[PDB]
């Protein structure tokens, strides 16, 4: 110097939500194309938390809860992606059984231990003036991560140092690859 290796950094990805128009349809959602705007390898929705603002009869804090799953359905007609009919215990957060105080589990896949409480339970605060019970919404940030995490074991890439392995603490799309640089090491 070359080949090869996995890593580290850097660049690139180009999507996604709200609309407008247009395409596709019997028609509407769904989907596709273009553009406007916001954000962006992450976008949106839900839940919770922090702050501010609004609102309401009223707009609080704390403690506790980390486990166990197995089997089964999603069929047939029909303008078939969805709707309508029929069938099925089975309604797609589907159904039965089992566990659990409940929530939940199961339900991407797994082995061990542990953390974390959206949720469940209890107490306290507010309203009702204290019995059940109720205790809101918006804005922005964060929880919250291409989706629980850490650690060990395991599998896979490499000879190795090393690195990666789907929602068991949400839901819907998209990305998870390509190139390069340098460092390190193997090898000629």
């Nucleotide at each position: 110097g070359g080949u090869u290796g996995g890593g580290u950094u850097g660049g690139g990805a180009a999507g996604u939500a709200u609309c407008a128009u247009g395409g596709c349809u019997a028609a509407u959602c769904a989907c596709c194309a273009u553009g406007a705007u916001g954000c962006a390898a992450u976008c949106g929705g839900g839940u919770u938390g922090a702050a501010c603002a609004c609102u309401u009869a009223a707009u609080u804090g704390g403690g506790u809860u980390a486990a166990a799953a197995c089997g089964g359905u999603g069929g047939g007609g029909g303008a078939c992606g969805a709707u309508c009919c029929c069938g099925u215990a089975a309604c797609a957060u589907c159904c039965g059984u089992c566990c659990u105080a409940a929530c939940g589990g199961c339900g991407a896949c797994a082995g061990a231990c542990u953390g974390c409480a959206c949720g469940g339970c209890c107490c306290u605060g507010c309203c009702u003036c204290u019995u059940a019970g109720g205790u809101g919404u918006g804005u922005c940030c964060a929880a919250u991560g291409a989706a629980c995490a850490g650690u060990c074991g395991u599998u896979c890439c490499g000879a190795a140092a090393g690195g990666a392995a789907g929602c068991a603490u949400c839901c819907g799309g998209u990305a998870u690859c390509c190139c390069a640089a340098g460092a390190c090491a193997a090898u000629c």